[PDB]
RNA sequence: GGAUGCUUACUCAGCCAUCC
Ligand code: 53D
Numbered sequence: 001g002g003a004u005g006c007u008u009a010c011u012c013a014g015c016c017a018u019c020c
Base pairs, nucleotide, nucleotide: 001020002019003018004017005015006014007013
C1' cells in the first nucleotide's frame, strides 16, 4: 500500500486487529 471481518443497524457511521 493492499485484503479480510466486526460493531453501530447502514456501500450513514465506528473498532485498526490481523494476513500479505
Ligand atoms: C478482523 C477486520 C477488518 N476490514 C477491526 C476488515 C477482521 C477484519 C475499512 C475496510 C474491509 N473494510 C472493513 C476490511 C475493515 C480490526 C472469526 C471474527 N473472527 C476473525 C478475527 C476477529 O480479526 N476479527 C479489524 C478480526 O476479520 F475485512 C478485524 N478487523 C476483516 C476485515